[PDB]
Context: one part of a larger RNA, bound to proteins that are not shown
Molecule: 26S rRNA, nucleotides 1 to 412; 5.8S rRNA, nucleotides 1 to 156
Organism: Thermochaetoides thermophila DSM 1495
RNA sequence: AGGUUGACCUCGGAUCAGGUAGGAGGACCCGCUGAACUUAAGCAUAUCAAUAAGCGGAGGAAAAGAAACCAACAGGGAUUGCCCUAGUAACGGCGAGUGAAGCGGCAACAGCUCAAAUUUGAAAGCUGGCUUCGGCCCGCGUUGUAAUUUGGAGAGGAUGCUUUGGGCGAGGCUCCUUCUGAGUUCCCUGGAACGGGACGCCACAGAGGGUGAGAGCCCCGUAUAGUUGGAAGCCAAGCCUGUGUAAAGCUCCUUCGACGAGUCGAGUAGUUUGGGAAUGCUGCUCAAAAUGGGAGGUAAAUUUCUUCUAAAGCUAAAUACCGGCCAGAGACCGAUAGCGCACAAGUAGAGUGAUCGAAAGAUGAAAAGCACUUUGAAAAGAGGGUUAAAUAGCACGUGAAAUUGUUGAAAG
RNA sequence: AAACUUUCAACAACGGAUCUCUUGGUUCUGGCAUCGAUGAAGAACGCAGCGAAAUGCGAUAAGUAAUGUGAAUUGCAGAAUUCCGUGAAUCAUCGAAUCUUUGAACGCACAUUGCGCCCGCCGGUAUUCCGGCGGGCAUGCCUGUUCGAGCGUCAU
Numbered sequence: 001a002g003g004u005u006g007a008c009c010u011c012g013g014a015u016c017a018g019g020u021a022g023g024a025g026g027a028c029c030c031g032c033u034g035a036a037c038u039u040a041a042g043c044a045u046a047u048c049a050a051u052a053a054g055c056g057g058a059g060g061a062a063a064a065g066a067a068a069c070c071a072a073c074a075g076g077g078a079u080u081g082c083c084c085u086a087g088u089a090a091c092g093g094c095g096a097g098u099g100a101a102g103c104g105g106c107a108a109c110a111g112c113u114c115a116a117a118u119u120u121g122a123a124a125g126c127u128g129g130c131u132u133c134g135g136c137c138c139g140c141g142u143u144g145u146a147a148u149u150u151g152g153a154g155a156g157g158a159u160g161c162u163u164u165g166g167g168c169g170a171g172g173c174u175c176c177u178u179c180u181g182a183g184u185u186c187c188c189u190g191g192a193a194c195g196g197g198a199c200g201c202c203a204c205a206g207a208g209g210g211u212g213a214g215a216g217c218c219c220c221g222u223a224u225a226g227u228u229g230g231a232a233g234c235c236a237a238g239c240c241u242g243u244g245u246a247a248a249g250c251u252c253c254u255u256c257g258a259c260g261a262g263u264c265g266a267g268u269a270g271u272u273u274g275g276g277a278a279u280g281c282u283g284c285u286c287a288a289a290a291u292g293g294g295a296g297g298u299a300a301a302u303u304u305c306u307u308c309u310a311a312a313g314c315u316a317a318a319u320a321c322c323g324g325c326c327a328g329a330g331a332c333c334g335a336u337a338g339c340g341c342a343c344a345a346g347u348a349g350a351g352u353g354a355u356c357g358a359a360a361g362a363u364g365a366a367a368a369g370c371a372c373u374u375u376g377a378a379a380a381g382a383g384g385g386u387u388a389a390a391u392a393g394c395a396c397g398u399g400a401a402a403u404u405g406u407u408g409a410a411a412g
Numbered sequence: 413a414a415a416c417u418u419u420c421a422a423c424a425a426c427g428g429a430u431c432u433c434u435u436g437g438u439u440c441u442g443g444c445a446u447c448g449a450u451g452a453a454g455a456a457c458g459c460a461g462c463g464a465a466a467u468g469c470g471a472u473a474a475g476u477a478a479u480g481u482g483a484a485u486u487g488c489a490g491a492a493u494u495c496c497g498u499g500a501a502u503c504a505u506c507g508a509a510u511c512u513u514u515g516a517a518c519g520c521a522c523a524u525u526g527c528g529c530c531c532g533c534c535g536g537u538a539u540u541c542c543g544g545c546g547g548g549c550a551u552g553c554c555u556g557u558u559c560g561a562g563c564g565u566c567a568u
Stems, first nucleotide, its partner, number of pairs: 005567004009562006016556006023447001028059001029057004039046001043093001069076002080107004090098002111314003114260001124145001125140002128137003154256002156253003160250005165241004171235004175230002179226002183199001184215001185198004200217002202206001208220003265286007292309005324444007332437002349356002361433002369396001372383004397431001403425010454514003457470003461488002476508001478505003481501001519527002528549009
Other pairs, nucleotide, nucleotide, family: 001004cSS004568cWW022449tHH022550cWW023452tSS026028tHS027060cWW027321cSS028320cSS029062tSS033053tWS034052tHS035051tWH036049tHH037048tHS038047cWW040095cSS042094cHH045095tWW046096tWS059061cSS060320tWS060445cHS061319tWH064079cSS065078cSS066110tWS066111tHS066315tWH067077tHS068264cWS068293tSS069307tHS070307tHS071073cWS071306cWS072296tWS078317tWW079318tWW084103cWS085102tWS086101tHH087088cHS087099tWS088100tWH089099tHS090278cWS092095tHS092096tHS093094cHS100274tHS107318cSS108317cSS109316cWS110315tWS110316tHS115150tWH115259cWS116149tHS119144cHS120144tWW123141tSS123144tHS125145cSS127138cWW131134tWS132134cHS153257tHS156254tHS169237tHS170236tHS177228cWW178227cWW181202cSS181205tWS182216tWS189193tWH190192tHS190213tWS191212tSS192212tSS193194cSS193195tHS204223cSS204224tWS205222cWS207221tHS211215tWH213214cSS244245cHS261289tHH262263cHS263288tWH263311cSS264287tHS272279cWW273275tHS289292cSS298299cHS323445cWW333337cSS334434tHS335342tWS335361tHS335434tWH337342tWH338436tSS338437tSS340345tSS341345tSS344465cSS345359tHH346347cHS346357tWS347358tWH348357tHS351353tHS363367tWH363392cSS364366tHS364368tHS364389tWS365388tHH366387tWS367390tWW368386cSS368392tWW369393tSS369394tHH370384cWS371384tHS376379tHS385393tWW386390tWH387389tHS398430cWW399428tSS399429tHS400428tHS401427tHS402426tHS448516tWS449518cWH451516tHS451517tWS451518tWW452517tHH453515tHS458473tWS459473cSS463465cHH467474cWH475509cWW477506tWS482499tSS482500tHS483495tHS483499tHS484491cWW484500tSS497499cWH521524tHS538541tWW
C1' cells in the first nucleotide's frame, strides 16, 4: 500500500530438461468384424462356419491361471496339453446333420500382489537437478507416498524357545581355438588306376567328398580320449568373519476380524452354444444385499443342505508354429519332374493399374577350343593338326520318332 | 526305260526323346529368439584400371579399421613378398567405423533436386552485399521446469 499484496484450483505456452509411440513382420497367438460356393430335391431355420476375406494388438511363445471350480464321493483341489470320457449327455425344417463336460491315467508343476485400518511420538516413501559422491536443493505427495494385513487368514493379547548379515572359494559346466592312424610297394589293361592280380598296414576312424574310371591307408575330413590359448557367465564341496539395534517363525486365546456397485441380479432385443426347458456375450430399461452373495444343467413357493467368495492385479513349465536364423535327415523328385525359379527368376516380357509371369542345366581329364598351307570378298571349305575319341568343333555327352536328302532294290 | 509316288535298307539331315548325371526342390526332425525415430523393411541413384547383369558395398563406395591365417589374385593389364614378415588374398572372423537420395520419414513441400526459418564458422573490398560449410526446426503423449490466464475458491 488493501483499487494492495499474496495462497490455491483449473486451464494454457515454450525448437523449455529428459523420455516415449508410430512402420515392418504376422507361420503360431489375443480380440473385433464377417460371407458365399457347398450340404439339405428346390429352399427364407439349418449346414458350410462362430470358417475365408477385412480390422486392431503381442511374444518367443502367446493365452490361461492360483476357484464366486468340480462335485454329491470314504469327496477332489490354480492353469495348460495328450489319452480316455465319447460320436456319449444334448441340439436339430420336411432332417440333413451337429456335439461338449465332470471323473480317470499321464506330461508338467509354483506360488502370490493390492483396495478396504491412524506411522500419527514425528511421509518413516519417491521423480528430477547440482555434486567435493558426504550430501544439498527444486518438487511430487496428506484428495495418502512407505512399513503392516489379503481370508490359506489376519489384528490384538499371552508365552518361551528358535531364525537372520557380509566376503572368499577348491572344483565342475557352457563357447570359440592348436593338434591326431595306416601303401601312392610290384605286375597287367588303360589317355589317366581310383579296375584286375600279388604282398602288406591302420581301424574307438570301412560316414561323406575330392583326385584324369568303384580309394579305409593320395588329400580334406571321419572316431575317441584328450591337448594348446582366450573370454564371459552359471553351479558349487568347503572356509573366514558381525551378532540382535532390529526384524522373522512356532504354540494358545476372551475379544476384534474392514473383504471391490450402474456391479451382481431381473426383464427385453440381437447374436451364440450340445446347453431352440438348463449356455455365454453385448445393447436398452429396472437395479440390489449383509451369513450376505453366486452356483448346485425343468419353471415356481416354503424349509433345509453342500460348495466356493465375483464385480481389482501378477506369475515359469508341460502346449502351438506353411514366418525368420542355424543344423541333421528321407523306401521323396531327377530338368515337360521337383518350388513359378537347379541358370544375371519373382528375372525377361505383358497390362493404365490392381496384377499376371515364362523359356532356359551336361564339349573335354585337361582348351589341348585347330599352328601352318591352300581356295574364297566373307561366312566358311579342303589339306594338315589336338585328343583316347571331333563317330566330342563353344550349333558341342548320349542322340529316338515324326519328317527330309542321297545311294541301292522294287512296285504302280 | 527315266521322272514322279509309295515301300524296304544304309549313311547323312531335322529334332531333342532315352540313359546316366545333379552346388536344386520337397517333406520330416532337432536347436535358437534377434527388426525399427540410436531411423527398420522396402525403393532410387551411385561405387571396380578395364562390368551391362548377378554378387558386394556407400563419396572411407567389389570397400576402411581390428583379430586370425600365412602367399596369393587371375579374363587381360599392371604391380607384388625384403619369404625369415605391422604381411598377399574376390581369404576367414568381426567387437571399431563409414553408411548418398529416400522411406513410419520429421521445417513446409515434392508430378519442383521448389521455398523457408534459427544459431554458429569461414572466404570474397565489406557495419549493410555475395558465396560456402556445420548444427538445428514434425505430431500425440508422460514426468519435470519456467512464463502465464480466469472473481473459479479464498486470505489480506